Source information: This is an experimental structure of RNA (PRPP Riboswitch) from Syntrophothermus lipocalidus DSM 12680, with 107 nucleotides shown. Crystals were grown from: 0.2 M NH4-acetate, 0.1 M HEPES-KOH pH 7.4, and 45% 2-methyl-2,4-pentanediol (v/v). Primary citation: Peselis and Serganov, Nat. Chem. Biol. (2018), "ykkC riboswitches employ an add-on helix to adjust specificity for polyanionic ligands". The PDB entry is titled "PRPP Riboswitch bound to PRPP, ligand-free structure". Released in 2018, the model rests on X-ray diffraction data to a resolution of 2.9 A. Rfam match: Guanidine-I riboswitch aptamer.
[PDB]
RNA sequence: GGAAAGUGUGUCUAGGGUUCCGCGUGCUUCGGCACGGACUGGUCCAAGUGACACAGACGCAUUCGUGCGUUACACCGGAGGGAUAGAAGCCCAGGCGGGUAGGUUUC
Repeated sequence: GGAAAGUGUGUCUAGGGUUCCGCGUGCUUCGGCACGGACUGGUCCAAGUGACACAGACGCAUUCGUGCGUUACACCGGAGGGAUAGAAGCCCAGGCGGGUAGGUUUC
RNA backbone atom coordinates (compact mmCIF):
# COMPACT_ATOMS: atom_id res chain seq x y z
C1' G A 1 0.00 0.00 0.00
C1' G A 2 -6.74 4.32 -4.65
C1' A A 3 -4.12 9.20 -4.81
C1' A A 4 -1.31 13.19 -2.58
C1' A A 5 1.01 13.75 1.81
C1' G A 6 3.39 12.24 6.50
C1' U A 7 6.78 20.10 9.00
C1' G A 8 10.97 22.83 10.46
C1' U A 9 15.52 23.99 13.38
C1' G A 10 19.13 22.75 16.86
C1' U A 11 22.06 19.30 19.40
C1' C A 12 23.71 13.76 19.43
C1' U A 13 24.36 8.28 18.30
C1' A A 14 24.45 4.01 15.05
C1' G A 15 26.89 4.65 10.55
C1' G A 16 30.38 7.04 6.82
C1' G A 17 34.65 8.54 4.26
C1' U A 18 39.73 10.74 4.19
C1' U A 19 40.48 18.03 2.58
C1' C A 20 43.25 19.41 7.07
C1' C A 21 45.00 17.53 12.22
C1' G A 22 46.71 13.45 14.58
C1' C A 23 49.04 8.59 13.61
C1' G A 24 51.51 4.52 10.07
C1' U A 25 54.77 3.32 5.81
C1' G A 26 58.33 4.41 2.00
C1' C A 27 62.11 7.49 -0.09
C1' U A 28 65.23 10.47 1.58
C1' U A 29 69.67 16.42 -0.86
C1' C A 30 67.81 14.02 6.82
C1' G A 31 66.18 20.61 4.21
C1' G A 32 61.20 17.41 3.41
C1' C A 33 58.25 14.74 -0.02
C1' A A 34 54.93 10.39 -1.67
C1' C A 35 51.54 7.10 -0.53
C1' G A 36 48.06 4.82 3.31
C1' G A 37 41.00 4.88 5.78
C1' A A 38 41.94 -3.97 4.45
C1' C A 39 44.17 3.96 10.35
C1' U A 40 40.99 3.54 17.00
C1' G A 41 40.50 8.90 16.97
C1' G A 42 40.14 15.45 16.42
C1' U A 43 37.99 18.55 11.89
C1' C A 44 33.93 16.99 8.21
C1' C A 45 29.01 14.39 6.77
C1' A A 46 24.94 11.68 9.12
C1' A A 47 19.18 8.59 9.79
C1' G A 48 11.36 9.04 7.76
C1' U A 49 11.12 3.86 9.59
C1' G A 50 17.35 6.12 16.02
C1' A A 51 17.62 9.77 20.69
C1' C A 52 16.97 14.46 23.15
C1' A A 53 15.47 19.73 23.11
C1' C A 54 12.73 23.81 21.00
C1' A A 55 9.41 25.63 17.85
C1' G A 56 5.28 24.83 14.34
C1' A A 57 0.35 22.43 14.42
C1' C A 58 -3.99 20.55 17.46
C1' G A 59 -6.89 19.96 22.17
C1' C A 60 -7.88 21.44 27.33
C1' A A 61 -7.64 24.92 31.42
C1' U A 62 -6.93 30.41 32.47
C1' U A 63 -6.43 35.34 36.79
C1' C A 64 -4.81 36.48 29.58
C1' G A 65 0.82 35.85 31.67
C1' U A 66 0.86 31.32 31.07
C1' G A 67 0.30 26.25 32.62
C1' C A 68 -0.68 21.07 31.01
C1' G A 69 -1.28 17.36 27.26
C1' U A 70 -1.05 15.49 21.89
C1' U A 71 1.54 15.30 17.30
C1' A A 72 -0.22 8.56 14.56
C1' C A 73 1.70 3.74 11.17
C1' A A 74 5.93 2.60 9.49
C1' C A 75 7.52 -5.35 7.94
C1' C A 76 10.66 -6.40 4.02
C1' G A 77 13.78 -6.39 -1.31
C1' G A 78 16.55 -4.70 -5.86
C1' A A 79 18.98 -1.59 -8.98
C1' G A 80 20.81 3.39 -10.52
C1' G A 81 22.16 8.25 -9.57
C1' G A 82 23.99 13.00 -6.66
C1' A A 83 27.51 16.22 -2.94
C1' U A 84 31.58 18.16 -0.62
C1' A A 85 38.01 15.79 -0.93
C1' G A 86 35.28 11.41 -0.44
C1' A A 87 31.73 7.93 1.43
C1' A A 88 27.40 6.81 3.94
C1' G A 89 21.37 4.50 7.39
C1' C A 90 22.75 11.92 3.90
C1' C A 91 20.05 13.72 -0.94
C1' C A 92 16.74 11.80 -5.40
C1' A A 93 13.69 8.70 -1.62
C1' G A 94 7.78 7.12 3.08
C1' G A 95 10.80 7.09 -4.62
C1' C A 96 10.54 1.91 -7.44
C1' G A 97 9.37 -3.18 -6.20
C1' G A 98 6.83 -6.98 -2.61
C1' G A 99 3.42 -7.52 1.08
C1' U A 100 -1.59 -11.56 5.03
C1' A A 101 -1.35 -4.32 8.12
C1' G A 102 -5.70 -1.11 9.50
C1' G A 103 -2.59 3.00 12.64
C1' U A 104 -2.60 10.34 11.04
C1' U A 105 -4.44 13.94 7.62
C1' U A 106 -6.94 15.73 3.10
C1' C A 107 -9.57 14.50 -1.28